[PDB]
Entry title: Structure of 60S ribosomal subunit from S. cerevisiae with eIF6 and tRNA. tRNA from Saccharomyces cerevisiae: 76 nucleotides with solved positions. It holds a match to the Rfam family "tRNA". Rfam's curators write: Transfer RNA (tRNA) molecules are approximately 80 nucleotides in length. Their secondary structure includes four short double-helical elements and three loops (D, anti-codon, and T loops). Further hydrogen bonds mediate the characteristic L-shaped molecular structure. tRNAs have two regions of fundamental functional importance: the anti-codon, which is responsible for specific mRNA codon recognition, and the 3' end, to which the tRNAs corresponding amino acid is attached (by aminoacyl-tRNA synthetases). tRNAs cope with the degeneracy of the genetic code in two manners: having more than one tRNA (with a specific anti-codon) for a particular amino acid; and 'wobble' base-pairing, i.e. permitting non-standard base-pairing at the 3rd anti-codon position. Rfam classes the family as a transfer RNA. A reference for the family is Hou (1993), "The tertiary structure of tRNA and the development of the genetic code", Trends Biochem Sci. Rfam links the family to the GO term triplet codon-amino acid adaptor activity. The 2023 paper behind the entry is "Structural basis for clearing of ribosome collisions by the RQT complex". Released in 2023, the model rests on electron microscopy data to a resolution of 3.2 angstroms.

RNA sequence: UUCCUCGUGGCCCAAUGGUCACGGCGUCUGGCUUCGAACCAGAAGAUUCCAGGUUCAAGUCCUGGCGGGGAAGCCA
Numbered sequence: 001u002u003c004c005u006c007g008u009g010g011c012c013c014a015a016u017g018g019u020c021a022c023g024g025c026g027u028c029u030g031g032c033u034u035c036g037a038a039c040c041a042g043a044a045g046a047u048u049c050c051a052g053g054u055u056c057a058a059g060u061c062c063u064g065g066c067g068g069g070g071a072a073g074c075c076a
Stems, first nucleotide, its partner, number of pairs: 001072007010025001012024001018056001027043005049065005
Other pairs, nucleotide, nucleotide, family: 008014tWH008021tWS008046cSS009010cHS009045cSS010045cHS011024cWW011025cWW012023cWW013022cWW014021tWS015048tWW017055tWS017057tWS021046tWS022046tWH026044cWW032038tWW033035tHS054058tWH075076cSS
């Protein structure tokens, strides 16, 4: 350089175009314990990287960039 692929809580991660989005790790509050873990009940945390187009709604379909990864790149 050519082609393929990914981007979501602080972290990673799933999702039917039909709920500002699902799970847990993580943070914090209450309880057991002389005390701390674990445990028992839970809350908050995402401009779904960015800017556009179809649509009433885009993570979702498309356009690409950016950042990340993979394959291919032939003699004397």